[PDB]
RNA sequence: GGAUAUAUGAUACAAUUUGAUCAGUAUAUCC
Numbered sequence: 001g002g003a004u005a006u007a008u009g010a011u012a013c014a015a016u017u018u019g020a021u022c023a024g025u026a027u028a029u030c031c
Stems, first nucleotide, its partner, number of pairs: 001031006008023004
């Protein structure tokens, strides 16, 4: 320098910030 994986936020619908989504950034690993 490159790639890959992961977490985050915001919003929307309904019965619940709970379950989803839509966006935006860190974190880890690899080359």
Solved structure of RNA (apolipoprotein B mRNA), 31 nucleotides shown.
Method: solution-state NMR. The entry became public in 2005.
The 2005 paper behind the entry is "NMR structure of the apoB mRNA stem-loop and its interaction with the C to U editing APOBEC1 complementary factor".
On the sample the depositors note: In vitro T7 polymerase transcription. The sequence of this RNA naturally exists in Homo sapiens (human).
The depositors describe the entry as "NMR structure of the apoB mRNA stem-loop and its interaction with the C to U editing APOBEC1 complementary factor".